[PDB]
RNA sequence: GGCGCGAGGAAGGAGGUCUGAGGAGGUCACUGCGCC
Ligand code: 747
Repeated sequence: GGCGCGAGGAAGGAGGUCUGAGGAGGUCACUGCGCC
RNA backbone atom coordinates (compact mmCIF):
# COMPACT_ATOMS: atom_id res chain seq x y z
C1' G A 1 0.00 0.00 0.00
C1' G A 2 -4.09 -3.49 0.01
C1' C A 3 -7.32 -6.16 2.76
C1' G A 4 -9.43 -7.95 7.79
C1' C A 5 -10.90 -6.61 12.51
C1' G A 6 -11.35 -2.51 15.89
C1' A A 7 -12.64 2.34 16.77
C1' G A 8 -16.46 5.66 15.34
C1' G A 9 -20.45 11.10 14.69
C1' A A 10 -25.14 10.76 12.08
C1' A A 11 -32.33 9.90 11.57
C1' G A 12 -28.14 5.05 9.43
C1' G A 13 -23.33 3.01 9.13
C1' A A 14 -24.68 -3.65 6.67
C1' G A 15 -22.57 0.85 0.44
C1' G A 16 -19.16 4.68 -1.44
C1' U A 17 -17.46 8.75 1.28
C1' C A 18 -14.39 11.58 6.13
C1' U A 19 -15.98 18.82 4.18
C1' G A 20 -15.45 14.52 0.78
C1' A A 21 -18.72 12.33 -2.21
C1' G A 22 -24.57 10.24 -5.30
C1' G A 23 -23.94 15.27 -1.64
C1' A A 24 -29.58 21.55 -3.21
C1' G A 25 -30.34 14.90 3.65
C1' G A 26 -28.10 13.47 8.97
C1' U A 27 -22.94 13.68 10.48
C1' C A 28 -17.81 15.77 10.66
C1' A A 29 -16.35 11.02 14.48
C1' C A 30 -12.58 7.43 14.66
C1' U A 31 -7.46 6.94 13.27
C1' G A 32 -5.46 1.48 16.68
C1' C A 33 -4.14 -4.01 16.14
C1' G A 34 -3.30 -7.81 12.60
C1' C A 35 -2.08 -10.33 7.90
C1' C A 36 0.07 -10.22 3.07
F1 747 B 1 -32.66 12.67 3.03
C1 747 B 1 -31.93 11.57 2.82
C2 747 B 1 -31.03 11.46 1.67
O1 747 B 1 -30.89 12.44 0.79
C3 747 B 1 -32.05 10.49 3.68
C4 747 B 1 -31.29 9.32 3.48
C5 747 B 1 -30.42 9.13 2.42
C6 747 B 1 -30.31 10.19 1.51
F2 747 B 1 -29.52 10.18 0.43
C7 747 B 1 -31.48 8.32 4.51
C8 747 B 1 -30.84 7.03 4.52
C9 747 B 1 -30.97 5.98 5.50
C10 747 B 1 -29.72 5.40 3.98
N1 747 B 1 -30.03 6.64 3.53
O2 747 B 1 -31.67 6.03 6.57
N2 747 B 1 -30.23 4.96 5.11
C11 747 B 1 -30.08 3.66 5.84
C12 747 B 1 -28.81 4.51 3.21
N3 747 B 1 -28.51 3.34 3.58
O3 747 B 1 -27.63 2.52 2.85